Context: bound to proteins that are not shown
RNA sequence: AUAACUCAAUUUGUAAAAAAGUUUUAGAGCUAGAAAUAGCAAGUUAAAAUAAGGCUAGUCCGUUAUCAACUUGAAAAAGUG
DNA sequence: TTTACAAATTGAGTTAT
Numbered sequence: 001a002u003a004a005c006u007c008a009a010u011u012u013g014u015a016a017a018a019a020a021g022u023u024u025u026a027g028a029g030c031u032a033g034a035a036a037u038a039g040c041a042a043g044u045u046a047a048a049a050u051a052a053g054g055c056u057a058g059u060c061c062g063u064u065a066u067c068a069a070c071u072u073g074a075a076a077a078a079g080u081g
Numbered sequence: 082t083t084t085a086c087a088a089a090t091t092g093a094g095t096t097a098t
Stems, first nucleotide, its partner, number of pairs: 001098017021050006029040004053061002055058001069080004
Other pairs, nucleotide, nucleotide, family: 033035tHS051062tWS052062tHS055056cSS055057tHS056058cSS068081cWW073075tHS
C1' cells in the first nucleotide's frame, strides 16, 4: 500500500414535502377645496406567477460538470507551433 | 425548514495479505 469488522466524525450525490417572501390585480376610502392640498378613515385576506420557456408532451425537462484559437469537419473528435 | 437513502473518506482501534 490493501481487505473485513467496531466506534465516531465529515463529505458527495439523489428523491419526496412544508412555511414564508415578492410581483400585478381584487378587498367602492370619506370629507373640504376649482386645484395641488389638508383633515380623517382603513390596513391582517385572496387569486396568479415563482427562472423566459422546451419537445420528448412526461404530474417530464430548464442554475452542477465540461469550454483559448485555428485547420478540418454536419457533429463527435482529431490535427497545428 | 422537514423527512428518506447510498456512497467515500479520515482516524482511533482488532485481525489479516